[PDB]
Context: bound to proteins that are not shown
C1' cells in the first nucleotide's frame, strides 16, 4: 500500500427472556352450621449465614346437613 | 368504590442474550 480472520468500542433497526407500574379482556373460587391445622404462612431463641425441640395464631386439602 | 388464582394482549420504564448492518481500532497470517 493493502487483504481477510478474530476480539472490543460507537449508532441503529428485528426478535425472545427477566423485574416493577398502569392497565385491559376472559374464566374461576366468595353464603349459614357442626367435624377438619400432618402440609405452607405469621409471632416468640443469637450484632452475623443455628429452619432441631417447645408456645400461640392459622383452613391448603379432606366430610356431613341448608 | 372487590378480594385471590390463573391465561392472554398492550403501553411504559430499566436490564439481560441472540441476528443484521455502517464506522474505528488491538491482534494472527498473508500479498
Nucleotide at each position: 500500500u493493502g487483504c481477510u480472520u478474530c476480539a472490543c468500542g460507537u449508532a441503529g433497526g428485528c426478535c425472545u427472556u427477566g423485574g416493577a407500574g398502569c392497565c385491559g379482556u376472559a374464566c374461576a373460587u366468595g353464603g349459614u352450621u357442626g367435624u377438619a391445622a400432618c402440609a405452607a404462612g405469621c409471632c416468640u431463641a443469637a450484632g452475623u449465614u443455628u429452619g432441631a425441640a417447645a408456645g400461640g395464631u392459622a383452613a391448603a386439602a379432606a366430610c356431613a346437613a341448608c | 368504590g372487590c378480594a385471590u388464582g390463573u391465561a392472554c394482549g398492550g403501553c411504559u420504564c430499566c436490564a439481560a442474550g441472540g441476528c443484521c448492518u455502517a464506522c474505528g481500532u488491538g491482534a494472527a497470517g498473508c500479498a